Keywords: Cpf1, CRISPR-Cas, crRNA, Hydrolase-DNA-RNA complex. This is an experimental structure of RNA with a sequence from Acidaminococcus sp. BV3L6, together with DNA, with 75 nucleotides shown. Crystallisation conditions: 0.1 M Tris, pH 7.0, 30% PEG600, 0.5 M (NH4)2SO4. Method: X-ray crystallography, resolution 3.29 A. The entry became public in 2016. It was solved together with CRISPR-associated endonuclease Cpf1. The 2016 paper behind the entry is "Type V CRISPR-Cas Cpf1 endonuclease employs a unique mechanism for crRNA-mediated target DNA recognition". The depositors describe the entry as "AsCpf1(E993A)-crRNA-DNA ternary complex". Lineage of the source: Bacteria > Bacillota > Acidaminococcales > Acidaminococcaceae > Acidaminococcus.

Context: bound to proteins that are not shown
RNA sequence: AAUUUCUACUCUUGUAGAUGAGAAGUCAUUUAAUAAGGC
DNA sequence: GCCTTATTAAATGACTTCTCGAAACATG
DNA sequence: CATGTTTC
Numbered sequence: 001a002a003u004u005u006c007u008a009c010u011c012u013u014g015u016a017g018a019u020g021a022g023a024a025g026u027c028a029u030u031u032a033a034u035a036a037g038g039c
Numbered sequence: 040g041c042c043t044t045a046t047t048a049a050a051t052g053a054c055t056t057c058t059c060g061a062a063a064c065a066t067g
Numbered sequence: 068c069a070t071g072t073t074t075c
Stems, first nucleotide, its partner, number of pairs: 005018005020059020060075002063072005
C1' cells in the first nucleotide's frame, strides 16, 4: 500500500477472494435530549 | 446506577417491489 | 417524416 466496488494483502506498476445494478418504497435499530413513573 | 412507556432529531441497516425492450404509436 | 413515448 494500487481496485467496477468491497475486504485482505504486497516475490508481481500489482496479489487472493467476493461483487445484482438502478429506481422506488417501507420497516427496524442505535444514540442523544425530554416527560411521567418503577427499583 | 439501571429500567418502562412515550415524543423529537441525527444515524445505519435490512427488506420488498419493479425494470433489465424492440417496435408500435403520435405528436407537429 | 423523425423521434420521444407508450406499448404489450